[PDB]
RNA sequence: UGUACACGUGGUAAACACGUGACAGCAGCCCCGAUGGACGGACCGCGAGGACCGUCAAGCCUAGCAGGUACCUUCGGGUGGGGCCUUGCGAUACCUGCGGGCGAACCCUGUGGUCGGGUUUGCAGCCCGGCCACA
RNA sequence: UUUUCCUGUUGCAAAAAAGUCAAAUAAAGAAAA
RNA sequence: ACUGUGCGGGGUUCCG
RNA sequence: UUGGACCUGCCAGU
Numbered sequence: 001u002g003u004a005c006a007c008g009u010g011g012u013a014a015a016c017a018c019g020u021g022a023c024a025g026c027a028g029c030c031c032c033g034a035u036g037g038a039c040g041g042a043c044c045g046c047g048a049g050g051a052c053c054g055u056c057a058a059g060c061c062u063a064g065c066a067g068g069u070a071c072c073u074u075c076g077g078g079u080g081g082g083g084c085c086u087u088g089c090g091a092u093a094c095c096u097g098c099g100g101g102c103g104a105a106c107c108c109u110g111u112g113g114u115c116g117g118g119u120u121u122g123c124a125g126c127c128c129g130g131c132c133a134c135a
Numbered sequence: 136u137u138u139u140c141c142u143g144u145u146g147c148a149a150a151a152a153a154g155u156c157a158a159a160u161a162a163a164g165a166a167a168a
Numbered sequence: 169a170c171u172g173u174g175c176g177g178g179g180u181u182c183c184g
Numbered sequence: 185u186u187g188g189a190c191c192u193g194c195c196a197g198u
Stems, first nucleotide, its partner, number of pairs: 005021005028084005038055004043050001059102004064098003068095001069093002071078002110134011136168003140164001142161001144159002146155002169198004174194004
């Protein structure tokens, strides 16, 4: 904002008018957490799902978390998939960082330039990771 | 420098030992190139 | 193989 | 001083 109901005002009555109102209700329930992608083919009951074969450079998924951009609103706010219905007023596009699992590098070790970190102290140490060179 | 078998040191399995035969290893003790 | 308040032997489930 | 587990052989049978 949109439905329905309680009071009050005014009125002879109303299918008449307005305002104020339970945190006023009314914006239904149930199930689902697996994981790398693009392009070319062979598999399947070619059906929802599950195998494999070729390259690409690195990224690929996330109803997970946090912050900002725009938009819809209605102030409360809002962005996954499927089912049962039932009436039973809601809401989307991306990028940024963290975590998770799939990748991919990385790789025997000691010094230094390092950079992010923790830990006592006032840049002195110990330890965690990432590049640059030696055996 | 590379392959190749057998004694000690350390990472987790449950117990004084089974797994880890070269996980890292030690003029490691040896063989082939 | 087993069927067992069965029997013997040991630092081995974890019990006090 | 107990309890289930596997290690062995006998005890009445399959």

About this RNA: This is an experimental structure of RNA (5'ORF RNA) from Bombyx mori, with 198 nucleotides shown. The sample was in a buffer at pH 8. The 2023 paper behind the entry is "Structural RNA components supervise the sequential DNA cleavage in R2 retrotransposon". Method: cryo-electron microscopy, resolution 3.47 A. The entry became public in 2023. Ions in the entry include zinc. Protein in the same entry: Reverse transcriptase-like protein. It comes from the structure "Structure of R2 with 5'ORF". The source organism's lineage runs through Eukaryota, Arthropoda, Dicondylia, Pterygota and Bombyx.